This is an experimental structure of RNA with a sequence from Desulfonema ishimotonii, with 61 nucleotides shown. Primary citation: Kato et al., Science (2022), "RNA-triggered protein cleavage and cell growth arrest by the type III-E CRISPR nuclease-protease". The PDB entry is titled "Structure of the Cas7-11-Csx29-guide RNA-target RNA (no PFS) complex". The entry is indexed under CRISPR, RNase, RNA BINDING PROTEIN-RNA COMPLEX. The entry also models zinc ions. The sample was in a buffer at pH 7. Released in 2022, the model rests on electron microscopy data to a resolution of 2.77 angstroms.
Context: bound to proteins that are not shown
C1' cells in the first nucleotide's frame, strides 16, 4: 500500500578553505608541633 | 595574668592556562 497508452531519478561526488598548536631550566633549606612554671 | 620557650624530623611539584569548530 500503485492504477495503467506516457517515470533517462544508474539525471545529481556531502563536495570546497583549515598546522594539535602556543607559553614552560626535572628543579630544589629551614622549616614542623602545642604548650609549661608560677 | 606574667614570664618562659621546649623538640629535631622531613620530601614537594606529577601537568597548568587556552582554543572543542567555523566559513
Nucleotide at each position: 500500500u500503485u492504477g495503467a497508452u506516457g517515470u533517462c531519478a544508474c539525471g545529481g561526488a556531502a563536495c570546497c578553505u583549515u598546522u594539535g598548536u602556543u607559553g614552560u631550566c626535572u628543579u630544589c633549606g629551614a622549616c614542623a608541633u602545642g604548650g609549661g612554671u608560677a | 595574668u606574667a614570664c618562659c620557650c621546649a623538640u629535631g624530623u622531613c620530601g614537594a611539584a606529577g601537568a597548568c592556562a587556552a582554543c572543542a569548530a567555523a566559513g